[PDB]
RNA sequence: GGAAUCAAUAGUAGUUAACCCUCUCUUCCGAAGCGAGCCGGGGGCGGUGGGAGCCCGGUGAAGACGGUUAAUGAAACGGCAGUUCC
RNA sequence: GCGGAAGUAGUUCAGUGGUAGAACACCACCUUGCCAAGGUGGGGGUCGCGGGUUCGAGUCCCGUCUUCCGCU
Numbered sequence: 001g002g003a004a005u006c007a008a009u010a011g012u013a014g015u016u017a018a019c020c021c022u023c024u025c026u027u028c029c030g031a032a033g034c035g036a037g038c039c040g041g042g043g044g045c046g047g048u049g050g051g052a053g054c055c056c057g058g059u060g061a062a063g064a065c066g067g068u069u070a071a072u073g074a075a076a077c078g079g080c081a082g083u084u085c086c
Numbered sequence: 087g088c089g090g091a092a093g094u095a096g097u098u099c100a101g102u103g104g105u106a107g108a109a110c111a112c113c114a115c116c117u118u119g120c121c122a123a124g125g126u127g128g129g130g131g132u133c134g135c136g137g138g139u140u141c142g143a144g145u146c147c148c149g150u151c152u153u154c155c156g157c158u
Base pairs, nucleotide, nucleotide: 001086002085003084004083005082014072015071016070017069018068019067020066024064026062027061028060034053037059038058039057040056041055042054078121080119087157088156089155090154091153092152093151096110097109098108099107104141112128113127114126115125116124134150135149136148137147138146
Other pairs, nucleotide, nucleotide, family: 006080tWH006081tWH008117cSS009123tWW010075tHH011012cHS011073tWS012074tWH013073tHS021064tWH023066cWS025063cWW032048cSS033035tHS033047cSS033052tWS034104cWH035047cWH036049tWS048052tWH049051tHS053104cWS076124cSS077122tHS079120cWW094100tWH094106tWS095096cHS095108tHH101133tWW101144tWS103140tWS103142tWS104105cHS107131tWH111129cWW139143tWH140142tHS
């Protein structure tokens, strides 16, 4: 001088199944309306709407891009130092 | 100087009147002897500044400032 090896970030993501909504993220009957899961207080209101965008508090359903458990189970360039070979 | 355009996170830009986000960068953690990647999470807005119109302005209009472009 050249070549090669580079090690980890993992039983972590993800997938399948069971349960749950404690936490986190969405969709939350149709029309009108740019925009609505709802309620109360403050604020705000031209137009639509019974109610409209901001601040505080409270609350329902389903779902996962949520949580828990079992199973299975992927990848992450290159380079230096080191090591190996010529 | 006069005219025009642009100004929104560290940087580069979305938005066409409905309440503001992207990509990159940055920081921390995960890991290695270590760089550089990768994974996860986060930091953040006087939308240059101040007004006007509007229910509502980042958006339309005005003054000024900065930068860029252009000019007998």
Molecule: glyQS T box riboswitch; tRNA-glycine